[PDB]
RNA sequence: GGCACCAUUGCACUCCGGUGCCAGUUGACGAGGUGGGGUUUAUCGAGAUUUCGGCGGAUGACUCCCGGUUGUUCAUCACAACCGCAAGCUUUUACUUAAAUCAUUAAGGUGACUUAGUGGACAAAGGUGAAAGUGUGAUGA
RNA sequence: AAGCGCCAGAACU
Numbered sequence: 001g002g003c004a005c006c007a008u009u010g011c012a013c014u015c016c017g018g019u020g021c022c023a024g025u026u027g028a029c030g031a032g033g034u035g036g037g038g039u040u041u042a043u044c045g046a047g048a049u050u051u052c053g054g055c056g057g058a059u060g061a062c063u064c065c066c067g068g069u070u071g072u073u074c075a076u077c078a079c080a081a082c083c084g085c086a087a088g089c090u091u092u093u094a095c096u097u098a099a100a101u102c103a104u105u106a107a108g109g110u111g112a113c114u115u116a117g118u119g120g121a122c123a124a125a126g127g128u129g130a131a132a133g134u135g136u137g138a139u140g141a
Numbered sequence: 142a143a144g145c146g147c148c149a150g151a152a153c154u
Base pairs, nucleotide, nucleotide: 001022002021004019005018006017023154024153025152026151029045030044031043035065036064037063039061040060053148054147055146066084067083068082069081071079073141077137078136089133092130093129094128095127096126102119103118104117105116106115107114108113
Other pairs, nucleotide, nucleotide, family: 001110cWS003020cWW024112tSS027052tHS027150tHS028029cHS029099cSS030098cSS030144cHS031124tWS033059cSS038062cWW044124cSS044144tHH045123cSS046051tWW046100tWS056145cWW057143tSS068087tSS070080cWW074140cWW083086cSS090132cWW099122tWH101120tWH109111tHS111154cSS
C1' cells in the first nucleotide's frame, strides 16, 4: 500500500489515529578459488541506516588418505617443506579490464523502491613470469 | 554466474 474492527461527520492545498490480519519492497559491491573423505564459526578487500537477522549453497582452512614436485642427476626407503595439472625458503620485479558506494538522468510502479545508461576515481588477497641468494641423508649405477 | 540464492525476524510501503 490492502481487508476487518475500534474510533472519527471531520473546511483542508510536502507527508500525518490505533490494533490485528495479508500482501509487497529492501535483504553482498567486486577480486579470487574444485583430487577425495571427515570435520568446521570458509578467503580478500571496497562501502557504511540492514552488506542487520534467519536459512540454504560454496571451490576455504584443517586433518588424514591418495597421487606428485623441489632438496642439482637417477633409480629406493626414510627426512625436510610444498603442490593437486601446479609444486623449498627469502630480499626484490612487473603483469593480473575491480565493481558498488558517489554524482548524475532515462524507463517502469499508488508507493516502499526497481531496471538501465552516463561521468570520474580509488583496492586487498592471491596467483602468473623475472632477478640475486640460502636448503638433505642413507644405499646403490 | 557463487559476496552466491532464498525470505521469513526487523524496517519501509
About this RNA
The RNA (GLMS RIBOZYME) has 154 modelled nucleotides. It holds a match to the Rfam family "glmS glucosamine-6-phosphate activated ribozyme aptamer". Its family is annotated with catalytic activity and regulation of gene expression in the Gene Ontology. The family's RNA type in Rfam is riboswitch. About the family: This entry contains a glucosamine-6-phosphate activated ribozyme that is found in the mRNA for GlmS. GlmS is an enzyme that uses fructose-6-phosphate and glutamine to generate glucosamine-6-phosphate. The ribozyme catalyses self cleavage of the glmS mRNA that is thought to regulate GlmS activity. For this family Rfam cites "Control of gene expression by a natural metabolite-responsive ribozyme" (Winkler et al., Nature, 2004). The PDB entry is titled "Crystal structure of the Bacillus anthracis glmS ribozyme bound to MaN6P". The work is reported in "Structural and chemical basis for glucosamine 6-phosphate binding and activation of the glmS ribozyme" (Cochrane et al., Biochemistry, 2009). Released in 2009, the model rests on X-ray diffraction data to a resolution of 3.01 angstrom. Crystals were grown from: 11% PEG 8000, 9% DMSO, 0.02M SODIUM CACODYLATE, 0.02M MAGNESIUM CHLORIDE, 0.15M POTASSIUM CHLORIDE, pH 6.8, vapor diffusion, sitting drops, temperature 298K. Sample source: in vitro transcribed from a DNA template. Protein in the same entry: U1 SMALL NUCLEAR RIBONUCLEOPROTEIN A.